[PDB]
Context: bound to proteins that are not shown
RNA sequence: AUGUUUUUUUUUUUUUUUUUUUU
RNA sequence: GAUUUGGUGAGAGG
DNA sequence: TCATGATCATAGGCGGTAGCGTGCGCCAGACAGGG
DNA sequence: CCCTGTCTGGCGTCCTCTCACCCCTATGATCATGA
Numbered sequence: 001a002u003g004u005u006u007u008u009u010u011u012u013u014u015u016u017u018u019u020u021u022u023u
Numbered sequence: 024g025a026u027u028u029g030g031u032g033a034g035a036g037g
Numbered sequence: 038t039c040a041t042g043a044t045c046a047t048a049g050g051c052g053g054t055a056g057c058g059t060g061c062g063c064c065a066g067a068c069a070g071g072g
Numbered sequence: 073c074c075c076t077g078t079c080t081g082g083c084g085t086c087c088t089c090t091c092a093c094c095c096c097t098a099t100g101a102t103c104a105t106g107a
Stems, first nucleotide, its partner, number of pairs: 029094001031092001034089004038107011061084012
Other pairs, nucleotide, nucleotide, family: 003005tSS030093cWW032091cWW033090tWW051057cWW052055tHS052056cWS
């Protein structure tokens, strides 16, 4: 005094079981 | 805040 | 101080050196007696 | 084994109301009084 000097990972939308052979 | 209790044997009513 | 007596409290299945029972009645089905 | 008698089990109205009755006796322990 100087930098292109290791390039890399995600777009959009319609439903599944509350109490109970009680103390 | 609740709510508590047998047989036995005479005798009477219907 | 000790002993005895009296009173009070607590604890179980014929009561007795036997016997108590005795005045329903029918039906029915099993158990057994007689033959 | 086939009757036929005996034996012992079953059963015997409903609803209500009233009343009584539901251990006493014996033994052991403790306390008090008398000697």

mRNA with a 33 nt long spacer, together with DNA: 107 nucleotides with solved positions.
The depositors describe the entry as "Escherichia coli transcription-translation coupled complex (TTC-B) containing mRNA with a 33 nt long spacer, ops signal, RfaH, NusA, and fMet-tRNAs in E-site and P-site".
The entry also models magnesium and zinc ions.
The structure was determined by electron microscopy at 3.6 angstrom resolution and released in 2025.
The sample was in a buffer at pH 7.5.